SSU rRNA from Trypanosoma brucei brucei: 1918 nucleotides with solved positions. An Rfam search finds the family "Eukaryotic small subunit ribosomal RNA" in it. Rfam 15.1 lists 75,755 matches to the family in 2,556 species. Rfam links the family to the GO terms structural constituent of ribosome and ribosome. Clan: SSU clan. The 2023 paper behind the entry is "A single pseudouridine on rRNA regulates ribosome structure and function in the mammalian parasite Trypanosoma brucei". The structure was determined by cryo-EM at 2.47 A resolution and released in 2023. Keywords: CRYO-EM, TRYPANOSOMA BRUCEI, 80S RIBOSOME, RIBOSOME. The organism belongs to Trypanosoma brucei, within Eukaryota. The entry also models magnesium, potassium, sodium and zinc ions. The reconstruction used 459,985 particles. Among the 76 different proteins in the entry, which are not shown, are Probable 40S ribosomal protein S9, 60S ribosomal protein L30 and 40S ribosomal protein S3a. Entry title: CRYO-EM STRUCTURE OF TRYPANOSOMA BRUCEI PROCYCLIC FORM 80S RIBOSOME : PARENTAL STRAIN.
[PDB]
Context: bound to proteins that are not shown
RNA sequence: GAUCUGGUUGAUUCUGCCAGUAGUCAUAUGCUUGUUUCAAGGACUUAGCCAUGCAUGCCUCAGAAUCACUGCAUUGCAGGAAUCUGCGCAUGGCUCAUUACAUCAGACGUAAUCUGCCGCCAAAAUUUUGCGG
RNA sequence: CGCAUUACUGGAUAACUUGGCGAAACGCCAAGCUAAUACAUGAACCAAUCGGACGCUCUCUUU
RNA sequence: GAUGGGACGUCCAGCGAAUGAAUGAAAUUAGAACCAACGCCUCCACCCGGAGGCAGUAACACUCAGACGUGUUGACUCAAUUCAUUCCGUGCGAAAGCCGAGC
RNA sequence: UGCUCGGCGUCUACUGACGAACAACUGCCCUAUCAGCCAGUGAUGGCCGUGUAGUGGACUGCCAUGGCGUUGACGGGAGCGGGGGAUUAGGGUUCGAUUCCGGAGAGGGAGCCUGAGAAAUAGCUACCACUUCUACGGAGGGCAGCAGGCGCGCAAAUUGCCCAAUGUCGAAAAAAUACGAUGAGGCAGCGAAAAGAAAUAGAGCCGACCGUG
RNA sequence: UGGUUGUUUUCAAUGGGGGAUACUCAAACCCAUUCAAUAUCGAGUAACAAUUGGAGGACAAGUCUGGUGCCAGCACCCGCGGUAAUUCCAGCUCCAAAAGCGUAUAUUAAUGCUGUUGCUGUUAAAGGGUUCGUAGUUGAACUGUGGGCCACGUAGUGUGGUGCCGUACCAGUCCCGUCCACCUCG
RNA sequence: ACGUGUUUUGACCCACGCCCUCGUGGCC
RNA sequence: AGAUACAAGAAACACGGGAGCAGUUC
RNA sequence: GCAU
RNA sequence: GUCAUGCAUG
RNA sequence: GGGGCGUCCGUGAAUUU
RNA sequence: ACUGUGACCAAAAAGAUGCGACCAAAGCAGUCUUGCCGACUUGAAUUACAAAGCAUGGGAUAACGAAGCAUCAGCCCUGGGG
RNA sequence: UUAUGUUGGUUUUAGAAGUCCUUGGGAGAUUAUGGGGCCGCGU
RNA sequence: UGUUUCG
RNA sequence: UGUGGCGCGC
RNA sequence: CGCGGCUUCCAGGAAUGAAGGAGGGUAGUUCGGGGGAGAACGUACUGGUGCGUCAGAGGUGAAAUUCUUAGACCGCACCAAGACGAACUACAGCGAAGGCAUUCUUCAAGGAUACCUUCCUCAAUCAAGAACCAAAGUGUGGGGAUCAAAGAUGAUUAGAGACCAUUGUAGUCCACACUGCAAACCAUGACACCCAUGAAUUGGGGAACAUCAU
RNA sequence: UUUAUUUAUCAAUUUACGUGCCUA
RNA sequence: CUCAGCACGUUUCUUACUUCUUCACGCGAAAGCUUGGAGGUUACAGUCUCAGGGGGGAGUACGUUCGCAAGAGUGAAACUUAAAGAAAUUGACGGAAUGGCACCACAAGACGUGGAGCGUGCGGUUUAAUUUGAC
RNA sequence: CAACACGGGGAACUUUACCAGAUCCGGACAGGGUGAGGAUUGACAGAUGGAGUGUUCUUUCUCGAUCCCCUGAAUGGUGGUGCAUGGCCGCUUUUGGUCGGUGGAGUGAUUUGUUUGGUUGAUUCCGUCAACGGACGAGAUCCAAGCUGCCCAGUAGGUGCCGGGAUUGUCCACACAGGACAGCAGUCC
RNA sequence: UCGUCAUCCUUCUUUUUUCAGGCCCCUUCUCUGCGGGAUUCCUUGCUUUUCGCGCAAGGUGAGAUUUUGGGCAACAGCAGGUCUGUGAUGCUCCUCAAUGUUCUGGGCGACACGCGCACUACAAUGUCAGUGAGAACAAGAG
RNA sequence: CGA
RNA sequence: CGCUCCCGCUUGAUCAAAAGAGCGGGGAAACCACGGAAUCACGUAGACCCACUUGGGACCGAGUAUUGCAAUUAUUGGUCGCGCAACGAGGAAUGUCUCGUAGGCGCAGCUCAUCAAACUGUGCCGAUUACGUCCCUGCCAUUUGUACACACCGCCCGUCGUUGUUUCCGAUGAUGGUGCAAUACAGGUGAUCGGACCGUC
RNA sequence: ACCGAAAGUUCACCGAUAUUGCUUCAAUAGAGGAAGCAAAAGUCGUAACAAGGUAGCUGUAGGUGAACCUGCAGCUGGAUCAUUU
Repeated sequence: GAUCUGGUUGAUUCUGCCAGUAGUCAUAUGCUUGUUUCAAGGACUUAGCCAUGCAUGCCUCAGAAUCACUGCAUUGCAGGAAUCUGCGCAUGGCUCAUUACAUCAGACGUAAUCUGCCGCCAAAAUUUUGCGG
Repeated sequence: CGCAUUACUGGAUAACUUGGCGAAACGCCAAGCUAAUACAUGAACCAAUCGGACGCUCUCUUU
Repeated sequence: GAUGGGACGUCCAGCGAAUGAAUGAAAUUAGAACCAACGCCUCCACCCGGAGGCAGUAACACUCAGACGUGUUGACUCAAUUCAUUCCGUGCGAAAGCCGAGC
Repeated sequence: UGCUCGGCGUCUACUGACGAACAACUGCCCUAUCAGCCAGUGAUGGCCGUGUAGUGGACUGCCAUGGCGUUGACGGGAGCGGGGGAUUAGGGUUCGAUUCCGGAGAGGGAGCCUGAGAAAUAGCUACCACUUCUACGGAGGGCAGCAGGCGCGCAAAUUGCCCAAUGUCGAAAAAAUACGAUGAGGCAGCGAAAAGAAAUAGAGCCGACCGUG
Repeated sequence: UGGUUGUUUUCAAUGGGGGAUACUCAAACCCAUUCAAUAUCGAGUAACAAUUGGAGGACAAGUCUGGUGCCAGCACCCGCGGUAAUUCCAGCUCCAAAAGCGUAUAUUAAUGCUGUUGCUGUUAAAGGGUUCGUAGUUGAACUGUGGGCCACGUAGUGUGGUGCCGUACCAGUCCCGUCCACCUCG
Repeated sequence: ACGUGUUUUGACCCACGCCCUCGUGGCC
Repeated sequence: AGAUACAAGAAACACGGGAGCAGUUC
Repeated sequence: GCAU
Repeated sequence: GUCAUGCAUG
Repeated sequence: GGGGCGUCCGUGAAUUU
Repeated sequence: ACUGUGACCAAAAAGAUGCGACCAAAGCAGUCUUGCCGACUUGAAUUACAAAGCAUGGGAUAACGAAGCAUCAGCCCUGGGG
Repeated sequence: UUAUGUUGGUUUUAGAAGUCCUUGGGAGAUUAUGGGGCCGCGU
Repeated sequence: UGUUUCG
Repeated sequence: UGUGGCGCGC
Repeated sequence: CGCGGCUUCCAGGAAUGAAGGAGGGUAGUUCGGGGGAGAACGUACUGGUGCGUCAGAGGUGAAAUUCUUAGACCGCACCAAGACGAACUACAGCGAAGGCAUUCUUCAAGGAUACCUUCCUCAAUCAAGAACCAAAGUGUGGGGAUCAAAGAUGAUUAGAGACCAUUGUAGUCCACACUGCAAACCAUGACACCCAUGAAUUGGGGAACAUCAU
Repeated sequence: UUUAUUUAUCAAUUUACGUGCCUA
Repeated sequence: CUCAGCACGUUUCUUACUUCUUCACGCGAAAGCUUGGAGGUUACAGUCUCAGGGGGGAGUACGUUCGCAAGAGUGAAACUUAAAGAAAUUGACGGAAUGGCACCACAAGACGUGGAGCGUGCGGUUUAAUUUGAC
Repeated sequence: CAACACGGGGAACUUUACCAGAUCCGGACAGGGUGAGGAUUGACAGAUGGAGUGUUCUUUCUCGAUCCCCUGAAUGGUGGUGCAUGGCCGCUUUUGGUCGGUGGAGUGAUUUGUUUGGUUGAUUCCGUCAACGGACGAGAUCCAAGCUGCCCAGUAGGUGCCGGGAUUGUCCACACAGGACAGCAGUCC
Repeated sequence: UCGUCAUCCUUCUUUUUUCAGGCCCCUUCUCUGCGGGAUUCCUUGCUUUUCGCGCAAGGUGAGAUUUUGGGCAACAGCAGGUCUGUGAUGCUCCUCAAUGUUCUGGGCGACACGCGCACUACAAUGUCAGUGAGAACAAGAG
Repeated sequence: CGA
Repeated sequence: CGCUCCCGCUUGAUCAAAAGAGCGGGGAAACCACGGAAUCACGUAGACCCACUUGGGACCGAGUAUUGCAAUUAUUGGUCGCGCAACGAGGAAUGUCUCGUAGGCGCAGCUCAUCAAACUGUGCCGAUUACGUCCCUGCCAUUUGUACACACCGCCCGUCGUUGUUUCCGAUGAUGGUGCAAUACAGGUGAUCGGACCGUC
Repeated sequence: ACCGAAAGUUCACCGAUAUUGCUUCAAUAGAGGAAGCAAAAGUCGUAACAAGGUAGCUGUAGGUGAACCUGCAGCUGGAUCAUUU
C1' cells in the first nucleotide's frame, strides 16, 4: 500500500506449488510487568450433576381489628401483629438443545377473531319496605 | 288486600381458644365465637317520549 | 253494515344474545284519456243537498303545522332501525360501599 | 337529629389504545456414489356439517383424480434468524452461542386447572432416568436466576455491599405517634481478552579523548 | 571551532510513594486539589536498576573470542555441524519494538492459485472418437427525429459579379533547327 | 483571351430570438 | 365554430341525498 | 324592501 | 309562509 | 354561450414490464 | 425491464456538522454579558441489498397478437312505411 | 321511462330502436369501360 | 407546327 | 436574330 | 376480326424487403479409390495330375531341425480352392468420423457450380437422450490358400522361457448377433467478422477457340 | 458521353491471344 | 461416333486439400503459428459448450448402471512427498554420419619381453626395527 | 597410461628419517632467590656405565660472576596436515589451439568474428563472407652437424735439400702341398 | 719404334757436432670470431570452369624440402607430486629421563611366495689360443 | 677439514 | 713439514697375478698421447665336431694384496678348485622403431675413501621392410541424438529377502442414536349413571 | 317434599412408559490373502535414456523368475520434411 521475496539448472527463460509477510472486541499457553482511564469474562466439551444461602410481593385521609398487643386518657384518641378481601406473580433474568414452503427480514392483511389494567363516554327494564289484615 | 315521614335486608366462614393426631411433612382433624367492597337476596311513586296485537265496553259520522 | 273517527281497559314494548322478515337509495324517453278513493279549490250569503275542476302541495287524522325522507367503506349478509317468537343461569345492584368538609 | 357540597370505589353495554392468535408476495449454506415424492389411516379439489375466539382437510360422511419435481422435489450433512463484526483500490471472502428485536426451552417427554392472557414449571398430575430424610408406616427434589461446588476439558471471577440511581409490581407521593419488595439493576473485589494517555530523567563547568575541519 | 563520548563534579525540577481542613461516595474505594492560608514529608550507583526475540539468505544487525567435532543440537523454507562452525553451547558488542514480546490452531489479505470485473487448455494439468438432438443460453435489417424569418461574429463549398501590378498557360506574328532553340500581341 | 491572387454576393455551420394545422390537403 | 390528426386523465347520457346555499364566466 |  | 324560534326561503 | 367540481351507465380494434 | 425524482422504512453499530471533557479512546454536551438570568441554547443531516408501492422519459430490450381472400360493413342528411 | 293533483288499475299519442324502400349532398389506398350473346355490315 | 434546349 | 438539336402530335 | 345499339353476371390489385443467414426447386443424366447388390478378370503363394532329367535341395553371420533314387529341387502344360488387386500412386480425390483402389451391369444418395425460380426467420450451440465407430476379442454356422499369438524342434548365450531358422493351433475371410477400451492426433471444440505476398493443384462457370446467325 | 484553345487531387472503359486430333 | 466434340495456351470468378527453400504485421517462455492463427487481449466483453487447479497413492478401493465374458461409464480418502514437468544454451558421451591425422596406432617387417640363472625396484611374510613417498 | 635402475635413493660408520641404550643445552630474554665470608666450570686415581678423556659416586684441587634453582616465554625439529599454501615439476596435449574492443542477431544463457570449397604438419595460405580491426600460439628467433671465405700457429701440420742408420739381386734358385690380385727401358709393335 | 733423369724405409725421447739431427720455406689437412650457401630456384606433368594457393618426378648441387636433430612453447585446468632441497611458509604437536642434538651398537639387505625393468645364455654365422690394423666425447691437485 |  | 688429484719410464726380477719402491710430467690444443678400445681381420696350412660338450657360469671351499678410524652379514681385485645349477630358442599376452636409423660393440663422465648388471654422453660395424591406411587403439574439426553435468566407471527398472507404517478384502463377532409399526397400558378431559354429606319447604 | 354435591361405575378421546420387529446412520474385533509408501548402499538380472546395442510408444490378446517377450492394427513424440517431370 491498487507493492512482493527464498527453493527445481553447469548457466537461461517458464508453469507450479511449498516457505516467508500483515491483521483479527480470536482463543490458549510461555517469559516479563512502575502509573492512570475504559472494558469482555464456564458459549465451544457435558441442554452434564448439584451441598448451602438468597432471588415477588403490595396499605392510603379513603374494604374488614374487642390481639386476653403497645403509648397517652380514663367506658376515648392513635399505632396497629395476625387473618379475610382486591391486584400482581404469563413481566424481568438465563440458555441456544431442537429447527429449511419451519424460524426470521423487508412489504402487506384479519370484511376470519379474542382482548383485564388505561382514555373518552353511556345508562329511564325490575312492585321493594313498614303497619293493620 | 288497604294505608304511607317506604330502604335501619340475610345467613355463613377465617384470624382467636378448647381438645388434639403424627417421627416428620410449604402435613392434618373436631367443637365453640365474630366482620365485609367475601357470599346471597332485593328496591313501587318521583320518571319522559316511541308502536304492535286485541274487546259480549262506550260515544259520534255515514249507509 | 264501514281495512270509519275518538275514548275506555288488557297483554307486550330497556342493554346484550338466538332464529326468521323488511330497510341499508337513484343515476338509458317524452305527452294524454277513463275508473276506484285520497287530498285541495270554487259555487248556490253559511247549514241543509247537489253541483264542477286541478291554482298550489316534504311527509304525518290533534295537542311536535321539519322531533333524521340521507351510517360507513375501494367493497359488506357489517353499523343501526322496525316487526314476530324466545333467554331459567350459562349475563345486566344505586356495591344495601368508603373518606373529607360545611351547615 | 333533618340537609348541602367535594374525593374515591364497583356491575353491565360500546370503541380507541397496550396486545394476542392466524395467513403468507419475495429472499437465505453443502450434497445426485439422494430421481422420482404424496393416497389403507388426507394425499390435491368439491358438497352439507362439527369443532374453534375465529378461517381452513383442522376434523366426520360422500364424490372426482388430482397436487409437486432437473428453474433440483424427496432424502442426507452443518446450523437458532436478523440488526451487525473482521479484512478494505474495486468486485469479494468469512464470522454472528453473546447487550437490541423475533423464536424456543426449563432433566426427558405427555396431560391439565385457574385466569383477560399459560399447554406456566422457584403451578399441579402420572411415567422414565437420577436422587434426599425416616421411628420403615411414610414424606420429599429440579441453579440453561445470583454467588458457590464436582466433573469435563487447551479454556473462563466473590458463597461481597446497596436499593442512592435506572425501572417493574402495588391498597402505594414525602413527612409526621409513622422507613414496601426487588442477586432486575447498580457499586466494589478478581481480570496483560481487547482499547486510550503516558514515567524510567533535564541543563551546565573542568579534565582526558573522538571526526570534520 | 564547530558536532559528542567518558569521570570527579553543581543545580534546579518532578512524579511513583506517605499523609489531610478535606473532596468523592448510599457507605467505602478510584480519580481530581495540596505539602501553609499563622501553622504540612520526601530521589543520585536518582539499587525507585526493562523486557522478549535475534545478528548466513528471505530480513534490520559481527568475515570478534572460547568450547563441541555429522555428536550434542539448530533449522517455518534453503540449509549448518567430521578440527579455522558468519547458523550449535557461551562471553562481549550490535539490531528490531518496547510495558510489552514469543509459540500453537483457526480465519481475512497476500492469491489474476476459483478468475462476473479477471485464469488456463499444440508440447507444462486440461477439447468429448464422430454426427443427430431436447431442456437451457444466444439470435439479422426496416415504420423516425421537420421547416421558415430575421439579425452577426464565425462558417465550408459552388455559382456568378467587380477591378486585376508581377508570374504562368492558350491562341497569333516573325525567326532558328530538321534530334534537343528564341521574339511581340488578344 | 484563360488563369493565379483580391473584394463582395449565395448555399452549408455554430451561437440568439420569433413563428408554424409542426408533410399534403381542407377552412380563413 | 365544423374536418385533419390527438386525446378511455377521452367522448356521449344522467344524479340535489352532487359545489359548507345548485360553483366561474360572458 | 317587496314577494312565499 | 304565518295556529310556526317561517327568528325560514327567494 | 361556454368551462372546471364530485357520483353512476353505455362506448377500445384497450396497453404492459 | 431500464432510468430521473420523490414516498414508506427501530435504536445501537458505520459514515458525518458543532462543542479545547487538560489531549485522546469517549460523550451529547455545554457557553457567559457575573446572572434571583440570558442564548426564542443545542442535540444538524446521511447509507442500508432483493422484493413491494407513486408519478416522469421511451433510446436498448422483453411479454402479447398475426402468418396476410379465416379479408374487406365507407359519412352526413328528409320523406315514407310496416 | 316520464308528464296528465296523489296511489292502485285499463287504454292509448309519440319517441327511440332495430327493419325494408326513397330522395340532398360531399368522400374513397387503387380506372363504373370486365365477360358474353341478340346480331348486322364489311373482312 | 407547338413548346424547350443550344449558340 | 438565326443555326443546330427538341419530344408530342400531324 | 374492325365498327356499331341492347341486355344480363362480376370484390378479386394494394401486399416493408428478400440477409455475401437457413430450407426447397431446375440443369449439365455434371464430379469423385463415397455406399449397397450381381457377373466376370489378373498374376502370384499352396496342393495335385501328365511328361523330361538325375543327386542333391532348403535355410544362415556360420550352421542345424527339414525334404530326397519309393525320383526331392528344376522345366513345360493343365486342374482345384481361398485371399489379395503391384507398377500407374502424388505434400492427389471422396466420406461425419472410423475408412475407401481390377472391369462391366444395376440401386438409392452427396457436395460444389449456374439461375432476374420459390419461401420468408424457419437459426447457432448444446445437459439428458440416439445412431455409427480401427485392430484385437466373444457366440452360432460356413470356409481354410497364405501369414501366424499359444505350443514343438534347431541354434546363439554364463544363462535365453527372446531376438535368428523350420514348423504350428486359435485367428486372419464370409453371414447374422455382441463389445464401444486407440499416439480414435492437426496431441489444436463448433458457428460468425477482418486480415499482406509469389508460384502451383482439384471440381464447376464466364471470356477466348470452335458451332450457328447476318 | 459531351467533348476538348487555355486539360489533371485519386480517370469515361488496360477486357489482349493462338495450337494439335477429328465418321473413307 | 457416350462428338455442334477432346485436350493445350491466355485472362477473370466461386468451392476444396496445400506450399514459399525468393511469405508482411502481430503473438508466444521458446520451439514455432500466420487469409487455413496459436493474430486482431492488462488498449483484458461476438455467441454456446466441454475439461484443469503441485507430484504420487490412482483411474486404484467402495457403491451403482450396462455387458455372455473380456471389460466400459461414474469415482474417493487415509497416508507420502519439495519438487515433478516444458522449451532452448554450452559441454561430455554414442556398438550415429562426414573430412583428416599418429610407429607412445595399425599394415609390411626387424629386434625383443613373457619360459632359465642372476642384479635391482615394488607387494607380502618375518622382525626390537626391517624408516618412508608414489599405484 | 601419468607408481615399480623413480625420489638423481650404487645406505659398512656418517648419511638416517627406524630400534636398544647413554650424553649435551644450542631454554635467548624478563621477574623472584642463592651468591666474592665464593654464584659457577673442569678434572688425576679408584669404583659404576659397552666405554685406562668426572655420565654419576668417594676425594680435594682448579676456574672466578660467563652461571645455578623456580615461574613465563622463546628456540630447534627429515614431526603431522601437499585436502590450508608459495615456488618448481608432471599430465590433460605433440596436436593446432585461445582471447578482447567496436559493430550485427537473441528476453536470456549465448552466438558471429573463428563457417563452408581447395591447399598445408599447421586457425598455413588462396577465395568467399555481418563483420571490421587487433593480440597470443604455429612460423620466425636460438644451439649443434654436414660444404665453403677471411684470419692463424715455437700448444696443428706439411713438403724440399744436407747429415746419420738399415736392406740391395748377370743367370739359376720360386715354402714341406703354395694361388688370385697394382707398379716394370725390356716389353710392346 | 715412341715412352724412365734419380731403388726403397726410419730419424721417438733426448739435446749433443754427435748421446743424431740441422736448415730454408709453405697452409691442402687441424684450430675459430664474424660471414657466404637453399629460394620450390629450373624443366616436365597434374591441380574446384578459368585463375590463385600448391603438389609429384627429374635437374642444379655438399646438401632438395619445416635441410637434419634439439631447445623454447599460448589459454584453461587436475583437490596429480613435493611441508624428505632451502635462514619457503599458516595452524598444530614435542620441548631438559626431549620427536632438539651427539655418541656406541643394530636395521634399511632380513625369505615358503606374486609382479615391473635390466645383465648373461641356450653354441659352429661358434668357443679357446695366437698374430694385424685401428675411434670420439671427456676428466685431473689446497 | 684431519694427517 | 711440504704435500693430498691424474699419469708415464724404470725397478721389483737369478722367476705368478695383485703389490711395493725410485725418477719424472701435467693447471690441461704443451703431460697421459703418434690417445695401439671392442665388434673386426688373418692362405694361422692352430685346437675342438653336434654333445648339456672345450656350450653356460649359478652355487660353494682354501690361500693372498689393497681402500678405510672400522671389512663378520663375504667392500674390492687376483689365484687354484666346484661346473652332476637350470637352460637345447620359450603358451596366452606384450614393448620400441623408417636412415649412418634398428640391432650389435665397446669407452668416458656421474654417483665415488673403496664398489656400475643404472643413468647422462661419445664414437665403431651396419641392414630387412614401408613411402600407405583408418581395420584395432587414440587425437582434431564439423553434423546429428541424449532422461548424462563430480559428465557412460553416468543415469536407471522390476521380482525376491529383512524392518516400520497406512489402507483394502475376509468365515465369523459386537455396540450406540433417531424414525416407524404392532401389543400392553399410568394419568387426565368429556359424556353416563350414582347419591355418603349438607342446605332442609 | 325437594335442590346442590364427595367416593365410585361404563364408554369415547389425548397419550407418557415398557416389550417386540423393521429401516437408517455413526463407530468397532477378526485367522488368512493382497496393495501402497519408506529404510538399510542385501540377492538376480539389465527393460529405458545413443540406431541404448531387436527404434520407441498407444490399443488389444496370449505367455514367462523379474524387469519384459510375442502376434494384429495405429502413431512420430524417428534414426527420413527429399529423387520415373